internal loop in the Y-domain of poliovirus 3'UTR: 22 nucleotides with solved positions. Keywords: RNA internal loop, RNA. The entry is an ensemble of 20 models.

RNA sequence: GGACCUCUCGAAAGAGUUGUCC
Numbered sequence: 001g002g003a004c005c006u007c008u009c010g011a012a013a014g015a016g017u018u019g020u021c022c
Base pairs, nucleotide, nucleotide: 001022002021003020004019007016008015009014
Other pairs, nucleotide, nucleotide, family: 005018cWW006017cWW010012tHS010013tHS
C1' cells in the first nucleotide's frame, strides 16, 4: 500500500481516529 474496520465530520471521497488479511 490493496480488501476490510472504530467513531466525528463529510453527498461521496476522505481528514482525524482503531486493528485484521495480503

It comes from the structure "Structure of the pyrimidine-rich internal loop in the Y-domain of poliovirus 3'UTR". Method: solution-state NMR. The entry became public in 2003.